Method: cryo-EM, resolution 2.58 angstroms. The entry became public in 2024. An RNA structure (Mismatched RNA Primer), together with DNA, in which 46 nucleotides are resolved. The 2023 paper behind the entry is "Structural basis for DNA proofreading". The sample was in a buffer at pH 7.9.
Context: bound to proteins that are not shown
RNA sequence: AGACAGUCUGCGGCGCGCGGGG
DNA sequence: GATCCCGCGCGCCGCAGACTGTCT
Numbered sequence: 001a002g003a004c005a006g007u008c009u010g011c012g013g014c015g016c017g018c019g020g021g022g
Numbered sequence: 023g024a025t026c027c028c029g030c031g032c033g034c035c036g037c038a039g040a041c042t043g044t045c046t
Base pairs, nucleotide, nucleotide: 001046002045003044004043005042006041007040008039009038010037011036012035013034014033015032016031017030018029019028020027021026
């Protein structure tokens, strides 16, 4: 030496209970 | 009663998107 593992970050879904009123 | 909501945090994943070293 350049290309590819991770870490993070974004973001999405679905469980879990809890509280005003029907 | 009636089964049913919405505003939280947990969690538990997922997938892109970014950055940092990391590998050959």